[PDB]
Context: bound to proteins that are not shown
Molecule: SrRNA-1
Organism: Trypanosoma brucei brucei
RNA sequence: CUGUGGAAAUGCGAAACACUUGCCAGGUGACCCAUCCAUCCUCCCACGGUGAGCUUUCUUUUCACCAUAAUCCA
RNA sequence: CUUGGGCCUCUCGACUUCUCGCGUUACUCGGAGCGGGGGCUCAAGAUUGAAAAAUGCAGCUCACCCUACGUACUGU
RNA sequence: UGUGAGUUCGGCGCAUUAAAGCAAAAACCUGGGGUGUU
Numbered sequence: 001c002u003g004u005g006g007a008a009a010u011g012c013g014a015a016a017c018a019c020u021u022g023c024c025a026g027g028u029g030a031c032c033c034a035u036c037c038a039u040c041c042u043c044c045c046a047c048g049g050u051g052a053g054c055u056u057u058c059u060u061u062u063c064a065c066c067a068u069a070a071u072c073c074a
Numbered sequence: 075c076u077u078g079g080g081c082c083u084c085u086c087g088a089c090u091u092c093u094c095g096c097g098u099u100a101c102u103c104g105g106a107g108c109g110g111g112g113g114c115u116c117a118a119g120a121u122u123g124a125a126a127a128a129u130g131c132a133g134c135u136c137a138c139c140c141u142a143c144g145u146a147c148u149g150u
Numbered sequence: 151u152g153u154g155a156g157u158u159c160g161g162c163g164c165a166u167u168a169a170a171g172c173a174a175a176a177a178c179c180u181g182g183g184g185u186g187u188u
C1' cells in the first nucleotide's frame, strides 16, 4: 500500500490474490477421412566386450546378450 | 535448448511504379495489416538431476570354501 | 551411429463424400455481479 509487476501480448504463490451451491454467463467433459511429417516401440545396419559354434582349406568371421518403472525438480 | 501454432510491439507499416511478396507434396494468404528485428504464450519433444545401482542380465565358479539357495571378483 | 526401413501418440480443426454435416448428462474449471481486508 490494501493483492501486485509490464507501454502491450501477459507475469508474480508459505499461509487475505479470503468467500460465492443466493443469482447469472461461458468453458472442459464432447465426438470428423485421406495425403504428409511422424511418437512409445520393433527390425536392420555401423562401433566392440563377455561366452559359445566352425576351422583338411577359407572367414579382422557366425550366433546370443549388452536393460532403466511410476513420481518429482530446472 | 529445438520444432509447430496463436498473439504483441517497432519498422512514422507492403502491390507508388504493365504487373508485389511469404509459404505447402498438396487444393492459398496479406492495409479487416504480408514480410523483417525483438518479445509473450500454448503443444510436442530434447538436456540436467533426485529415484538408481543398493537393481537386472551374463561370466568365473579344479579361487576358497565344504553341503551351506556360501562367500570374492569381472563386463555392462 | 544412423539422412536407414516400419509404426496414428501428436500436428488435427467451424475437421470427409454430403438432399449424409458426426450424442447427452453427472462432475469439474473460470469469470460478471456481490460479500470481505486498510
Base pairs, nucleotide, nucleotide: 003012004011005010018185019184020183023182025180026179027178028177036161041156043154044152048066049065050064051063053061067129071124072123074121075119076118077117078116079115080114081113082112083111084110085109094104095103130150131149132148133147137145138144
Other pairs, nucleotide, nucleotide, family: 002187tWS006009tHS007083tWS008082cSS009113tSS016186tWS022183tHS024181cWH029176tHS030175tHH031174tWH032172tWS037160cWH038159tWS040157tHS042155cWH045151cWH052062cWH068126tWS068127tWH069126tHH070125tWS087107tWS088104tWS088105tWS088107tHS096102cWW098100tHS125126cHS134146cWW135137cHS135138cHS140141cWS168170cSS